[PDB]
C1' cells in the first nucleotide's frame, strides 16, 4: 500500500450543494 472499519478515534479542500475527493489510525494481508 490492497479489503475491511473509525469524526465522539479526527481534520482538511469545499457552494449555486452533494458528498464530491483524500490524510493519519485498527484487523488482516
Ligand atoms: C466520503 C468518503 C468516500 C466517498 C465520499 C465521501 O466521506 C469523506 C469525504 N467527505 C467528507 N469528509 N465530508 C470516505 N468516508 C469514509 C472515510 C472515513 C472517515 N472517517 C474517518 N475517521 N477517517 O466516496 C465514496
Nucleotide at each position: 500500500g490492497g479489503c475491511a472499519g473509525a469524526u465522539c478515534u479526527g481534520a482538511g479542500c469545499c457552494u449555486g450543494g452533494g458528498a464530491g475527493c483524500u490524510c493519519u489510525c485498527u484487523g488482516c494481508c

The depositors describe the entry as "NMR structure of a synthetic small molecule, rbt203, bound to HIV-1 TAR RNA". Solved structure of RNA, 29 nucleotides shown. Released in 2004, the model rests on solution-state NMR data. On the sample the depositors note: 29 NUCLEOTIDE SEQUENCE COMPRISING PRIMARY BINDING SITE OF HIV-1 TAT, SYNTHESIZED USING T7 RNA POLYMERASE OFF OF A DNA TEMPLATE.